Description
Solved structure of RNA (16S rRNA) from Homo sapiens, 1383 nucleotides shown. Ions in the entry include magnesium and zinc. Among the 55 different proteins in the entry, which are not shown, are Large ribosomal subunit protein uL2m, Mitochondrial assembly of ribosomal large subunit protein 1 and Large ribosomal subunit protein bL9m. The entry is indexed under 39S mitoribosome, ribosome biogenesis, RIBOSOME. It holds a match to the Rfam family "Bacterial large subunit ribosomal RNA". The 2021 paper behind the entry is "A distinct assembly pathway of the human 39S late pre-mitoribosome". The PDB entry is titled "Cryo-EM structure of late human 39S mitoribosome assembly intermediates, state 4". The structure was determined by cryo-electron microscopy at 3.1 angstrom resolution and released in 2021.
[PDB]
Context: bound to proteins that are not shown
RNA sequence: GCUAAACCUAGCCCCAAACCC
RNA sequence: CCACCUUACUACCA
RNA sequence: AACCUUAGCCAAACCAUUUACCAAAAUAAAGUAUAGGCGAUAGAAAUUGA
RNA sequence: CUGGCGCAAUAGAUAUAGUACCGCAAGGGAAAGAUGAAAAA
RNA sequence: ACCAAGCAUAAUAUAGCAAGGACUAACCCCUAUACCUUCUGCAUAAUGAAUUAACUAGAAAUAACUUUGCAAGGAGAGCCAAAGCUAAGACCCCCGAAACCAGACGAGCUACCUAAGAACAGCUAAAAGAGCACACCCGUCUAUGUAGCAAAAUAGUGGGAAGAUUUAUAGGUAGAGGCGACAAACCUACCGAGCCUGGUGAUAGCUGGUUGUCCAAGAUAGAAUCUUAGUUCAACUUUAAAUUUGCCCACAGAACC
RNA sequence: AAAUCCCCUUGUAAAUUUAACUGUUAGUCCAAAGAGGAACAGCUCUUUGGACACUAGGAAAAAACCUUGUAGAGAGAGUAAAAAAUUUAACACCCAUAGUAGGCCUAAAAGCAGCCACCAAUUAAGAAAGCGUUCAAGCUCAACACC
RNA sequence: AAAAAUCCCAAACAUAUAACUGAACUCCUCACACCCAAUUGGACCAAUCUAUCACCCUAUAGAAGAACUAAUGUUAGUAUAAGUAACAUGAAAACAUUCUCCUCCGCAUAAGCCUGCGUCAGAU
RNA sequence: ACUGACAAUUAACAGCCCAAUAUCUACAAUCAACCAACAAGUCAUUAUUACCCUCACUGUCAACCCAACACAGGCAUGCUCAUAAGGAAAGGUUAAAAAAAGUAAAAGGAACUCGGCAAAUCUUACCCCGCCUGUUUACCAAAAACAUCACCUCUAGCAUCACCAGUAUUAGAGGCACCGCCU
RNA sequence: UGGCUCCACGAGGGUUCAGCUGUCUCUUACUUUUAACCAGUGAAAUUGACCUGCCCGUGAAGAGGCGGGCAUAACACAGCAAGACGAGAAGACCCUAUGGAGCUUUAAUUUAUUAAUGCAAACAGUA
RNA sequence: ACCUGCAUUAAAAAUUUCGGUUGGGGCGACCUCGGAGCAGAACCCAACCUCCGAGCAGUACAUGCUAAGACUUCACCAGUCAAAGCGAAC
RNA sequence: CUCAAUUGAUCCAAUAACUUGACCAACGGAACAAGUUACCCUAGGGAUAACAGCGCAAUCCUAUUCUAGAGUCCAUAUCAACAAUAGGGUUUACGACCUCGAUGUUGGAUCAGGACAUCCCGAUGGUGCAGCCGCUAUUAAAGGUUCGUUUGUUCAACGAUUAAAGUCCUACGUGAUCUGAGUUCAGACCGGAGUAAUCCAGGUCGGUUUCUAUCUACUUU
RNA sequence: AUUCCUCCCUGUACGAAAGGACAAGAGAAAUAAGGCCUACUUCACAAAGCGCCUUCCCCCGUAAAUGAUAUCAUCUCAACUUAG
RNA sequence: AUACCCA
RNA sequence: CACCCAAGAACAGGGUU
Repeated sequence: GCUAAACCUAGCCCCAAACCC
Repeated sequence: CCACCUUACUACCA
Repeated sequence: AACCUUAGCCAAACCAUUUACCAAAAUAAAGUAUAGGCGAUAGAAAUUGA
Repeated sequence: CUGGCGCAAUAGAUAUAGUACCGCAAGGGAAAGAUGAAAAA
Repeated sequence: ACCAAGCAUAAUAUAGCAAGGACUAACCCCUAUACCUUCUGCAUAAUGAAUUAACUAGAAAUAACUUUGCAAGGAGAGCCAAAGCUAAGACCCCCGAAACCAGACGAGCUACCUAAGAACAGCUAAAAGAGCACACCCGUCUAUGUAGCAAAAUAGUGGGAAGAUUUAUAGGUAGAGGCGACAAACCUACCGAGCCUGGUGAUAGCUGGUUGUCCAAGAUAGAAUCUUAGUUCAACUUUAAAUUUGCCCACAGAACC
Repeated sequence: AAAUCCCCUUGUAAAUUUAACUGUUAGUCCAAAGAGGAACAGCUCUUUGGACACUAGGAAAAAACCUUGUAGAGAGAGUAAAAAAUUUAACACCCAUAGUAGGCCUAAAAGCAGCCACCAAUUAAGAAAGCGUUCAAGCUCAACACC
Repeated sequence: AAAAAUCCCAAACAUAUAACUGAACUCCUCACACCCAAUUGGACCAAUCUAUCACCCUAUAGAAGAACUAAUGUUAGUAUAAGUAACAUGAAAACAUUCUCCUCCGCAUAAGCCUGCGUCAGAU
Repeated sequence: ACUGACAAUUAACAGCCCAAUAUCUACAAUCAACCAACAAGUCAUUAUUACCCUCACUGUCAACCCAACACAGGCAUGCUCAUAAGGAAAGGUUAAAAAAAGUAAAAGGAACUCGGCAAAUCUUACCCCGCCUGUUUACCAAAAACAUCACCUCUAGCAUCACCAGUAUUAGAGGCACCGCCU
Repeated sequence: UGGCUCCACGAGGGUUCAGCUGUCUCUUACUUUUAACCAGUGAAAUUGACCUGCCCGUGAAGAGGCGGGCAUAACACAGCAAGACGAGAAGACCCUAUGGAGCUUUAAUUUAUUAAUGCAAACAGUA
Repeated sequence: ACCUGCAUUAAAAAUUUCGGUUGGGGCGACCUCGGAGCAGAACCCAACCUCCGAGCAGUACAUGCUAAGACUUCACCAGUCAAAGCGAAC
Repeated sequence: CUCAAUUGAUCCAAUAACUUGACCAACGGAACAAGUUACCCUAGGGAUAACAGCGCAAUCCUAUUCUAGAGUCCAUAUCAACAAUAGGGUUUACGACCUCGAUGUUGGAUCAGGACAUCCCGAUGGUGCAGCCGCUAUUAAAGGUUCGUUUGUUCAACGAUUAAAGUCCUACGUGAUCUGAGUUCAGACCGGAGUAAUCCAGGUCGGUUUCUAUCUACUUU
Repeated sequence: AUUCCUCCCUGUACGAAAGGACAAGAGAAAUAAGGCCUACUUCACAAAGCGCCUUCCCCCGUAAAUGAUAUCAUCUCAACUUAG
Repeated sequence: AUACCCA
Repeated sequence: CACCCAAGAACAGGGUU
């Protein structure tokens, strides 16, 4: 002081239930 | 709604 | 015009019989009976409280 | 009868996507976004 | 709205692992052979590493021990028990072949074949695997090139060029298989046996790596082994426990050949 | 042969057993006794001991020689090991006659080609100790006189 | 007694009072677990999550994808080599034009691509 | 030639075909005429039955495709034989070395070198090997290797998916190397 | 297992003569590319860190960095290729692995598959 | 004739392996056990070091059976001795 | 019982029983498996070879001592046995220390740095050196040290010269400067061994090394 | 900067003959280093060689004088003097 | 050892 | 400054009366 650095929810995972297009 | 085993997405033949 | 054993890597410190499961089955009996180059290893059931 | 001493954007799914790209084909296979109550600030 | 590395604001001044002791003072003075790994021994001219951020490597039983509970019994049966039993706590890494097998996918490259096509100037010659030589096909020699124009090209030189020729289009043969005028040649740039997915986190006695702090103890008998690049037993080493002797010595003592 | 074993005592504090284990050990040089090789190797193999793969101070640097260990601060002190020496070659002067060329053989080999005695004349010179001779001759030396 | 291959190899010194110097050894003042590999035994402990607490950031426990100066580690960034290797547009002009020089070139179909220098507007 | 918007390739060229049952087709091509073969060859309809409804659909652009690239490479056919078409080797200087390519060179002319490799001017002969023309290791080997006519030996007496719509003068397999003379 | 001749051909392998020439004695001159400089664009292998000298010695036996000497203000640009045991590519040579793959067999084990026999099995039969 | 089951000999195969020490590896030699030297006086102590031997043979077949305590080839496996006691040759 | 070793585990196998069946001799023993790979591939190894360095100096070179003696009589003018004593680090060797996550070459070219144990040029001493030639020795390293033929050749031999055509070291000295005739690579052929696959310190024909220079050094003594 | 050759000294020293020296000075060649371009030649406002020009002190091992330790001698790791 | 070079 | 150069890769050097 540049290049940067920071962030939190997009979703996902394992179960339960329930047989699905 | 249409199209789709033919060279898929191709209206209609031993 | 469909319908036919898996094999092998792998363990056995090599490999050649053999070598877990996969092909629905709680806990215990029990890793017991049993099998087996009787060795690596493999392995129930009767019975029993889900 | 739903839950979590599970992840929080190199993680959790490969996934914003079986897309872009690569391969004749079977197939392989990504990356990444963050102003806020309002940016009709 | 501050800070990684990289730069900029702001280049440098004898001498040397870049510091340390210092000093009035940056340098000048004195000390001072980077780290990791593998080694008998590495400053080594052995390996790894531009650097930064992030991610990246110890998974469990048998038996012990410690601490509770209860106790000739323990345990919420199917088990153990000649103080036992029950419960807990503590202990077992990561990356890396060439391979093998199964099932697919590939002959738009290349090898060979099939079907229906095409091309081959001129001169000489007069239907010959004819001569010289273009088009085209190939690739002898050299030179350039080498992260190239190009994962085999360029430039000149050359060989065949009416044939066992070259060539477009379509089709067929498929992996211990095809195909081959055998070169282990080619089968989609990496063929002494394609490539892809799966088995599969193959296996690796082989290499490499294995991340806070601080203390303590701690070193090279041997034996077997398709074994010497390894493993098991021993010895040693560590921990906790019980108990009583350990180490070092001179006197006596230990064979004749 | 250097030495080992055993332990009653002393100096000492450790041993054995029991439970539970991991890891390391087919090294290096140095002194010593040997073996192999070349009484070669920074060689190879056994043995006893040390050091190294742990710290420090030396031998220039420095795994292994030597001094030294148990840890911290100090702008105190005493020490340990620890620095290689060496620098040599003068040397006497002097004379050597003679029985005889000592015979043997050997062309002669005569002190000096080879055998044997090796006496003896002067006060003192070897029947012979080296250069030179085919042989003699020639050059010295020993001796006698100088010190 | 001696001679080898880049360049000899501290400098120097014969006569000032044998001593001094010199360690992490030992002493001194003070404090003491506080210098091995592999291995083993211990005492602690960062972050995080949970239980129960404390609220400028704790405590006692229970847990666990729990700690990176190193795998030619994976990803992203940014350096070094380096402003280097390499790359490029014939000439003037009044931007209409003219000039100079090149080419087994050009045009078409086939096969293959699939709108890939048409107009306008915009940004670079 | 980036981004967006708007346009555009108009069928006569080309493609997308054929109602069948039975059946007919010994005669090449090569200027095809003599003439010449061997390797023996592509172009072809008839009797009858049913059939007048007529011209749709699709391709049509470009500086283009395959090579990761606006790649000195690969790329079939027709036509033009230097173009009537298409293009530009130099960003601007300077004029060092080294390097690349070219041209010229006194005298000499292979003394260079593994070797006349490269250049320069063109040529002669002898051997070795392989008879020849051909093929080969795509991307370090193009050869003495492979193949090939020729010859030998071995196997096979036969029908419909190869050999084969073949039959011992045939087919399959292996080996040597043409040829004149002899075994 | 032929043998002796034997013609043509060869980007095969050697040899000779002749010419020709920068191959050479022995190099030179120019031109083009490259080059260097100005402008635009702008990589890659490589890299522990570097405040990155010479000599002699030493040392995992071939030192910029260790000992003893000597040298020594600091930064470009262009060349060069002696060193950095320079870079590249976990040496293809050699050895090792109870690693892998072949290849051939007169190595071990098997004929499951094919073949040609035999034996049954399933048909025709005839004294 | 053809199909099936059991045997055989062939073909094609198919699976699998290719010890060790070694002054590099290969060639050659060795691989277990014992006596001597290296290793002189408890035990131990290497060699692709120096030398010598064995893979049994005899006699009877108490060459029975048991059991204190020891040794041990540097581990284990294995190996060795042995009082007493019972049964015996004597 | 005598006895130097004088032997062999487990599982199997037989065997109604007691007992016994391998030179399991690779003798702590796989129940049963060979030749080979230069097409080989992978993991490694400087634990282990080839090249180079380093150590060593058997061998190799050099010098002195002793000379026995050849040398006409003469050991030293010259050479020198048998031995001895030192040194040098070219040779063939040995070792296995560095390097196998590469120290990748024999030679030639180019350019050479150095030693002196001097081949030439420079001084001298001794000769059975009269000068000349020759032999030998001390001293001297500023300078110098050819072109061709064949074998690939280092060399060698040969031709012609020269004042002379030295011996060595320098990782070939030197291949990030060039070359590759050598020889490490895949093709073939002859000859040898092998049943074969294949193998060969035989012969031969063919045959890919790449680098834009960061640092040091140097770039008209 | 070297080296070599021819010539003067000389067919001299030396030696019986064969033969045949040295040292000083000159001239020529060549080569090496350093330049240059008037010719020649490649060429041509230049660069070059095949052309031309220039090129300077010595090196120490020995041989002698005087002379002691050791009254001669002795070149002297004696003091000393010449080549040096 | 003279030469060279030194605004 | 520029221009030229027997100086030169850039830079430096020399020259312009």